The RNA (dsRNA strand1; dsRNA strand 2) with a sequence from Homo sapiens has 84 modelled nucleotides. The 2021 paper behind the entry is "Structural analysis of RIG-I-like receptors reveals ancient rules of engagement between diverse RNA helicases and TRIM ubiquitin ligases". Protein in the same entry: Antiviral innate immune response receptor RIG-I and E3 ubiquitin-protein ligase RNF135. Entry title: Cryo-EM structure of RIG-I:dsRNA filament in complex with RIPLET PrySpry domain (trimer). The structure was determined by cryo-electron microscopy at 4.2 angstrom resolution and released in 2020.
Context: bound to proteins that are not shown
RNA sequence: GACUGACUGACUGAGACUGACUGACUGAGACUGACUGACUGA
RNA sequence: UCAGUCAGUCAGUCUCAGUCAGUCAGUCUCAGUCAGUCAGUC
Repeated sequence: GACUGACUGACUGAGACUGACUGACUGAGACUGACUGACUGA
Repeated sequence: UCAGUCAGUCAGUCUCAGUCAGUCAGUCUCAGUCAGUCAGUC
């Protein structure tokens, strides 16, 4: 001087997982009021 | 003319369920490049 091996760190790029929030759409139940008619009774 | 029962019709206030789509928070992983550090044979 050039050869082959192992280690560490930093930078990216990509994925999977679990938790909370909001809104819109339905479906079904509860409550309070007013109106009309028919039937009686007296 | 008054009473009382009955049945229909509308107005208004409420709630619970279930699906859907968006928005955030947090825990993970594999890849590939780069730069340093060592051991060994020449």